[PDB]
RNA sequence: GGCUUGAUUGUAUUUUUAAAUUAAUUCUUAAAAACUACAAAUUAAGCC
Numbered sequence: 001g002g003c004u005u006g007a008u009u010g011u012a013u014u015u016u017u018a019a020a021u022u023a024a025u026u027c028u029u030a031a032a033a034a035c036u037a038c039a040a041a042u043u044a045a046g047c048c
Stems, first nucleotide, its partner, number of pairs: 001048005007042003010038003013034007
Other pairs, nucleotide, nucleotide, family: 021026cWS021027cWS022024tHS
């Protein structure tokens, strides 16, 4: 330096609690997870 073997993050997605409140099964606010799918870049390493 290149072939190969791999992780990380963003967009969009989904679940569950608490308060205000409603005719409500009401509506906003708040609160936690999955970290799913797409794409870009940092970077670990074996061979040649």